[PDB]
RNA sequence: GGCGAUACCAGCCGAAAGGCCCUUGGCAGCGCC
Numbered sequence: 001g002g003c004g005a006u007a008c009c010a011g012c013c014g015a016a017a018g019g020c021c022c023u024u025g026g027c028a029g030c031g032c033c
Stems, first nucleotide, its partner, number of pairs: 001033004008026002011020003
């Protein structure tokens, strides 16, 4: 660098519960190549 899963904190939607976002919004990290 490529592919993938993972949604923490923010951000968007929502009255709330929740939902949206996947390498960042943030030197994330991790598996495989």